Notes
This is an experimental structure of RNA (16S rRNA; mRNA) from Bacillus subtilis subsp. subtilis str. 168, with 1547 nucleotides shown. Keywords: ABC, ABCF, ABC-F, VmlR2, antibiotic resistance, initiation, distorted P-tRNA, Shina-Dalgarno, Neobacillus vireti, Bacillus subtilis, RIBOSOME. The reconstruction used 140,804 particles.

Context: bound to proteins that are not shown
RNA sequence: GGAGAGUUUGAUCCUGGCUCAGGACGAACGCUGGCGGCGUGCCUAAUACAUGCAAGUCGAGCGGACAGAUGGGAGCUUGCUCCCUGAUGUUAGCGGCGGACGGGUGAGUAACACGUGGGUAACCUGCCUGUAAGACUGGGAUAACUCCGGGAAACCGGGGCUAAUACCGGAUGGUUGUUUGAACCGCAUGGUUCAAACAUAAAAGGUGGCUUCGGCUACCACUUACAGAUGGACCCGCGGCGCAUUAGCUAGUUGGUGAGGUAACGGCUCACCAAGGCGACGAUGCGUAGCCGACCUGAGAGGGUGAUCGGCCACACUGGGACUGAGACACGGCCCAGACUCCUACGGGAGGCAGCAGUAGGGAAUCUUCCGCAAUGGACGAAAGUCUGACGGAGCAACGCCGCGUGAGUGAUGAAGGUUUUCGGAUCGUAAAGCUCUGUUGUUAGGGAAGAACAAGUACCGUUCGAAUAGGGCGGUACCUUGACGGUACCUAACCAGAAAGCCACGGCUAACUACGUGCCAGCAGCCGCGGUAAUACGUAGGUGGCAAGCGUUGUCCGGAAUUAUUGGGCGUAAAGGGCUCGCAGGCGGUUUCUUAAGUCUGAUGUGAAAGCCCCCGGCUCAACCGGGGAGGGUCAUUGGAAACUGGGGAACUUGAGUGCAGAAGAGGAGAGUGGAAUUCCACGUGUAGCGGUGAAAUGCGUAGAGAUGUGGAGGAACACCAGUGGCGAAGGCGACUCUCUGGUCUGUAACUGACGCUGAGGAGCGAAAGCGUGGGGAGCGAACAGGAUUAGAUACCCUGGUAGUCCACGCCGUAAACGAUGAGUGCUAAGUGUUAGGGGGUUUCCGCCCCUUAGUGCUGCAGCUAACGCAUUAAGCACUCCGCCUGGGGAGUACGGUCGCAAGACUGAAACUCAAAGGAAUUGACGGGGGCCCGCACAAGCGGUGGAGCAUGUGGUUUAAUUCGAAGCAACGCGAAGAACCUUACCAGGUCUUGACAUCCUCUGACAAUCCUAGAGAUAGGACGUCCC
RNA sequence: GGGGCAGAGUGACAGGUGGUGCAUGGUUGUCGUCAGCUCGUGUCGUGAGAUGUUGGGUUAAGUCCCGCAACGAGCGCAACCCUUGAUCUUAGUUGCCAGCAUUCAGUUGGGCACUCUAAGGUGACUGCCGGUGACAAACCGGAGGAAGGUGGGGAUGACGUCAAAUCAUCAUGCCCCUUAUGACCUGGGCUACACACGUGCUACAAUGGACAGAACAAAGGGCAGCGAAACCGCGAGGUUAAGCCAAUCCCACAAAUCUGUUCUCAGUUCGGAUCGCAGUCUGCAACUCGACUGCGUGAAGCUGGAAUCGCUAGUAAUCGCGGAUCAGCAUGCCGCGGUGAAUACGUUCCCGGGCCUUGUACACACCGCCCGUCACACCACGAGAGUUUGUAACACCCGAAGUCGGUGAGGUAACCUUUUAGGAGCCAGCCGCCGAAGGUGGGACAGAUGAUUGGGGUGAAGUCGUAACAAGGUAGCCGUAUCGGAAGGUGCGGCUGGAUCACCUCCU
RNA sequence: GGAGGU
RNA sequence: AUG
Repeated sequence: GGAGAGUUUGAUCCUGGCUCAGGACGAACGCUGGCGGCGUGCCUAAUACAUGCAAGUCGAGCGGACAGAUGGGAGCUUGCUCCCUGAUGUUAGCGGCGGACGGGUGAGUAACACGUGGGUAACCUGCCUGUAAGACUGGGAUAACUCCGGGAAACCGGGGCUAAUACCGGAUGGUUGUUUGAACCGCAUGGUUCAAACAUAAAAGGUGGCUUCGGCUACCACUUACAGAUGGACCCGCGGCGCAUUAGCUAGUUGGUGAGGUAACGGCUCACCAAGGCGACGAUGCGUAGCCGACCUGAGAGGGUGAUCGGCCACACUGGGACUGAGACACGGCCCAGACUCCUACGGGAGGCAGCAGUAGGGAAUCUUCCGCAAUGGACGAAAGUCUGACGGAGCAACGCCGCGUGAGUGAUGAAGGUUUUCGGAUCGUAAAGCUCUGUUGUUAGGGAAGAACAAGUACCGUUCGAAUAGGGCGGUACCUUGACGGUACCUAACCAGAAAGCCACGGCUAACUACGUGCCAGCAGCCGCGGUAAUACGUAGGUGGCAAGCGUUGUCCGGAAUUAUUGGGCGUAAAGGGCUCGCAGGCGGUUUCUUAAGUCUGAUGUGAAAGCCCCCGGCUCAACCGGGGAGGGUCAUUGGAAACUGGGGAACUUGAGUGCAGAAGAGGAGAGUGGAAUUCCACGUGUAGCGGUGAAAUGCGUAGAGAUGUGGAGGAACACCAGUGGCGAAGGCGACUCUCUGGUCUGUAACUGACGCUGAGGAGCGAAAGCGUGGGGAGCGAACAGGAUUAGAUACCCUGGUAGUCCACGCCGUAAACGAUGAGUGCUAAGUGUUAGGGGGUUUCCGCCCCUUAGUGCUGCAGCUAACGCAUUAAGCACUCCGCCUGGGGAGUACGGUCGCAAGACUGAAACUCAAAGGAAUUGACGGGGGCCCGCACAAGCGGUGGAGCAUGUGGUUUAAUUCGAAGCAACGCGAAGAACCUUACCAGGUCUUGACAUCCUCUGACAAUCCUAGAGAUAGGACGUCCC
Repeated sequence: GGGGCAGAGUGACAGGUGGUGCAUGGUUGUCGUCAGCUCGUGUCGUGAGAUGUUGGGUUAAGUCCCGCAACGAGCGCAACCCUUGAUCUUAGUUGCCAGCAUUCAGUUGGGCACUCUAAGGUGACUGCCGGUGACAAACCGGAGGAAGGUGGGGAUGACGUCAAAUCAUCAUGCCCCUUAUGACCUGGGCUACACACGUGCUACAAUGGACAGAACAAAGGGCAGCGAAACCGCGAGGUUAAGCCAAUCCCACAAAUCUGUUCUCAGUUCGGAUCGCAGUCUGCAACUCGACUGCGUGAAGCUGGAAUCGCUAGUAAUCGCGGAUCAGCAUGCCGCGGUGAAUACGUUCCCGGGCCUUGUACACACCGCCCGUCACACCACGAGAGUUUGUAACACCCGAAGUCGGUGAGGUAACCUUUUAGGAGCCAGCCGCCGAAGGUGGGACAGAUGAUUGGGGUGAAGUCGUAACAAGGUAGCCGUAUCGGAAGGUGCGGCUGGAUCACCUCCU
Repeated sequence: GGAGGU
Repeated sequence: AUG
């Protein structure tokens, strides 16, 4: 620290893919939406950009302007006015530093770019610390400012003036260079220290204080050397993408000599020499990509990602170049070129958001043209302080994580209403309502942090300079000042349950079912699949379930997937063994001993940044989050050790492998001959009417003498019997006999070599049949083709003919169900039984029988293996080495490319798209123009019918107002119907009725009614007559 | 009081022969009266499954015996039940009449003997004899007997199949109608009629028609029913009316047959349709739309194409009789007897079924499955004269800027020397190398697009055939060649991943 | 009694 | 021959 599920079938087991349950996200989209904390937010067009800002600073380096004005004169109107140069102040310009950092992006880059471990005795380093030594003497310029020209301006040229810590001579210098001595030590070039000569090379002042006014001194700045630190540069080992349908690449390329160049080694560049360098341990080319810490996923191995944060690299409209500088070949610098854009008075100018915001465009899609330098960090300054779209905050977005709400208690009378109902009821349901309670939150008040450390300035202490009792530096000590966020967080109080729940699903996988509408329509669907008048799968409604300010859909990554299997799979029949051999490279390799130490194991040391993951602590009211301390992490490097295994070296051994020697069998191959049967053809004798062919025929052949029969001859192809799960060969394949040449295997032997072996990508050779080229040959057979049949058709089967071909020589092709659907090698693991070629032995003249042993070739069959069937010493068992090949079915052995071929085509070999299967084995049945067996008015053996006619009846069709409805092969049709004029009667027309023709309720009453008369086709009305039974 | 019964109102309801037999119960047909179909336990198989239930004999049979990893059981089969065939006992009227007399009559007396009727018995069991066979099961023959091998017939119908039939016998879920799809009434329709089919009847004649005479059954029905005899009518029928709730009486004369006579081979003295006229009976009522009778009329039809049906003995064939339904109406249906054959050699063939075995791509199961072309629709992809876009190079032409190198006769502050100016150094200018972009050219590579074209995939129902799956009806498949609308055919070679039947080896 | 070949 |  590792879970599975559905789905091929009638059912089953396998194989095999597909789909689902999990996690993650810079996400987007749909519906919905209260808040807070912390993160995140152009993934596409490195597309184009309006506008504002993102790099300045120093007056204590320097001059000049402009203000300011303590006072003087000033001319007069008491209204102001200059004219100095007060202090003081401001800065356009020169000068120093900065601008090479901070910030952005990921275009390029497959590279020492990056990661990791080393190396530089081939290197550089401003600012910052420490140490030591100095800061001497002179000089000429120039911006600013003025005047001229151009221009609307911006801005662009010329003449003149002025300063510096700007610039430049010379003096002294420890660097540096040349030469020469020593000392010591390295890894080749060499390194370090000391010494001498010669030659070069420095510098700057400013502020304050004190001065006898000469100058002294502190600080800042300046010059040189040496260290330190920091930063950078270069080289090397190793690691990290795809494609061979990319195999050769390279020509300063690879080395050498010399020179040049560089901070520095170096073909870094050049000139001259040589021909070398890289590459199957994948060069080159193409494609793709910033790399990493890390992040996501997984049990792990792995897979994916390289957003935010950190490191390194690369880039700045495109291309090139150099300048300044400690540092650039410079995001907001310059030059040139290109593309593009903008201003204009048309003279001439100007620009580069991949800085922060923002606009347009692209896109499914990502924010404010915000506040502040208060904190932290940079640049400049002595400092104050200035600058800082770094950064610190706020804003927008449910984009993500965490946290909290949308009330709590009681509450049956189980209210109303919704839904359902077997009409009882159930259900939403303690859920509402009611009563009581709360204030997270909201609203309103009041209070209100931390984040702040500082600095300067003075005033003291210590100490260090100094002439100082001056004034500084360094450390310590009081005091003062400062908040963008923000009156935010947080706290307190009062009011109000009031404002604050949606989304998806409910057939199975999968937690959650009913009603209605719909009727293979509308629609649903992740998979199996739903839906064609009773849908738990559609739409709606009710209820339920899963989540919850979210919920679903889509997209992407990992898992599940052992589905590329190193961990951890396979190839007899499911996809998969190359057709077979020979063989280069490569991989792997028998036994003993010694040695080495490359692999291997091990000790110590070094290193693997921070953040992150894990462990332990602590702070935010908790959590997210933040912080502290550890742990952990490599095929890493330096330096020791061990020697079993692998590798290298040496010496042995014989089993593997091979050689010798002695035997054995064989359709092994190539070449040259020879033989017998049979078919066809030709000639002749005998002989006469058909022969041939089929399921039946015909086409065809025959009186021109066929077929049959006898003799001889011609020619081509193949080799009966033997003959055998027999032999031989690597495979294809090889079958008459003889001879020539020639390969391999097997057995015994232990005479010899002594691991010399196995496999084998690429490569080479062989490789049935068909086919191809040239030339032969051609009997039989026979694609094509013709004709005769068959048939609905018959471009077929069948018949009669018949071309290529089959045959031969040479060459080409290179494919087969080339099969044992089973790669090669080796070893190990019960037996029984045939058979082929040997050897040895046992009783023997032998024959033979029996026994043993090798090597093949069959069957059966343990263990074991397999999904099963089956394999089983000839493994498909148990192992080890090498090679080939498979990853669902179609598309497809197709397309493109390449190689080969005369051609046919062969080899190599995809993808888009499409399905959720395809498939193996076995089982149950069913079926077969399969077999066997058996039975039946099944046939056969008979008898009498139907189909024809007239009629009866039923049915179909058609006609009808209706021609009621049902029955449809056997198994519907004289059937339901064992009786249609009315009735029946269910159909049609017309006339009529509505608790009803029929039934139980309720109630009110009491007979209803029958019977007539009238009207009506009748039902029905109208009247009449009586007017309850126990 | 209501045990009631009735009406009036009343809204619950009733009411449907309305739909769905594919929602169902019940019932039925069918394979099939075929001999099968299963289960408990055990065992075998990973599993579906298998075994039992297969196999040797035998049977009508899964009937029985034997074997056997099976041992049993159940539903089927058989038997039990009904009927027919022989006979005994009981019973003797309404049935029977032999012996006995009588009658027109079995009539009366008398009897029940016989027949008959119907209860209870016997009988048939391979029970006995012989053979065969295993000695078993069983099979063949014989006797006896009325009957011999389940004597004949009937009833009885396993598990299931066909979503078979029936919502219209009935019942019923759901759905639908409720001043109507319910209810009432008259009339009509179910009977129509160019036409096709099924099942029947009558025929086509001489083995017959007509007429006449003699006969001989069985089984059933009858109370508002059967209805005698007598009388009337040519007849169907009518009047009256006996008997009978039935072994009594009635329906009720059986007809074919036999015996005579006539007809004499014709569409007739066959055949009876159709139609005219006039009647009878039932019924409220015979127009649509009844049966029967009389008179007249006198059709088709001369034994029936392709094809097709029933029957194995008291059967077929043929002749009558009765019954249910029913006022009336049958050529139909269900029963009854009369007369009464032909044939079965046999399993080659057709059909069906049962049991073993085998092949299978079938399993809603061969009426299965399944292939390809053509037609239509959609999607992806290849080829394609060309058209277009981009990438990286290469070869030449040109070559900016800039660094560097060479000149610099022009200019020039810092330094040197003269000091009326030289020199050095520098700068402008010029030339050279290198060198971006650009230009020209021919190739390479990648993409987009393209008239037209080629297959491919996928599609609820199209057309043509039927190639494969069984021996798939010519075994299939592989390579190759050739041919053909299409699947495909044929040739050569190869494979078993081929069925059926013979033969040689191997193994058990 | 079962497989293989012809 | 097809369903």
Entry title: ARE-ABCF VmlR2 bound to a 70S ribosome. Obana et al. published it in Nucleic Acids Res. in 2023: "Genome-encoded ABCF factors implicated in intrinsic antibiotic resistance in Gram-positive bacteria: VmlR2, Ard1 and CplR". An Rfam search finds the family "Bacterial small subunit ribosomal RNA" in it. Its family is annotated with ribosome and structural constituent of ribosome in the Gene Ontology. The family has 99 seed sequences and 42,628 matches in Rfam 15.1. On this family, see Yusupov et al., Science 2001: "Crystal structure of the ribosome at 5.5 A resolution". Method: electron microscopy, resolution 2.9 A. The entry became public in 2023. The entry also models potassium, magnesium and zinc ions. Among the 46 different proteins in the entry, which are not shown, are 50S ribosomal protein L19, 50S ribosomal protein L3 and 50S ribosomal protein L6.